Shown are 77 nucleotides from a PDB entry: RNA (tRNA Pro) from Escherichia coli K-12.
Lineage of the source: Bacteria > Enterobacterales > Enterobacteriaceae > Escherichia > Escherichia coli.
The sample was in a buffer at pH 7.5.
Entry title: Post translocation, non-rotated 70S ribosome with EF-G dissociated (Structure VII).
Among the 52 different proteins in the entry, which are not shown, are 30S ribosomal protein S11, 30S ribosomal protein S10 and 50S ribosomal protein L20.
An Rfam search finds the family "tRNA" in it. Gene Ontology term of the family: triplet codon-amino acid adaptor activity.
It was solved by electron microscopy to 2.9 angstrom.
RNA sequence: CGGCGAGUAGCGCAGCUUGGUAGCGCAACUGGUUUGGGACCAGUGGGUCGGAGGUUCGAAUCCUCUCUCGCCGACCA
Numbered sequence: 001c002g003g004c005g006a007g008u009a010g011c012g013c014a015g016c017u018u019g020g021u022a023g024c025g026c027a028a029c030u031g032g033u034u035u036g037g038g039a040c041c042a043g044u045g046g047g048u049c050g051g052a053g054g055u056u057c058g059a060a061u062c063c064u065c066u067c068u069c070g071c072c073g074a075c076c077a
Stems, first nucleotide, its partner, number of pairs: 001073007010026004020057001028044005050066005
């Protein structure tokens, strides 16, 4: 460069397909247990979907646009 495929809680992963309310683990926080820490028990919080714009009554989802990061090849004289 073109083609495809990702971006979602502090981190790693679902949900997207097939439109209405986003989960999961860890971490965090509070209490408990213990002389105390860890482990373990309870509890509880946190995101609003990379960004922008459309479509729609309504977009994490559907389109398009850039952004970021992957993966493929960018060949023959």